Context: bound to proteins that are not shown
Molecule: RNA message
DNA sequence: GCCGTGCGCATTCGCCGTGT
C1' cells in the first nucleotide's frame, strides 16, 4: 500500500 | 509533425461491520 455490501462524521 | 482508433476515468479523508 487491500476485495465488495452497508453505516456514519466533515 | 499531427488525428482516426482506442481507452483511462469520473468524488477526498477517516471509521466501523458483514442473515440464514
Nucleotide at each position: 500500500g487491500a476485495c465488495a455490501c452497508g453505516g456514519c462524521g466533515a